[PDB]
RNA sequence: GCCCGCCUGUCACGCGGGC
RNA sequence: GCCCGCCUGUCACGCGGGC
Numbered sequence: 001g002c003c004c005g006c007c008u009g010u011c012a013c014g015c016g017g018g019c
Numbered sequence: 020g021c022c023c024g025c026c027u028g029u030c031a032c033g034c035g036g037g038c
Stems, first nucleotide, its partner, number of pairs: 001038006008031002011028002014025006
Other pairs, nucleotide, nucleotide, family: 010029cWH
């Protein structure tokens, strides 16, 4: 470097339910 | 609006792993 996973931030969407 | 739930994306760091 390319890939997978973890974890965090940031852009941001999408659907359903209750009140 | 608020709560609950589902379902995803971009980009940047950090960690583990495959090549």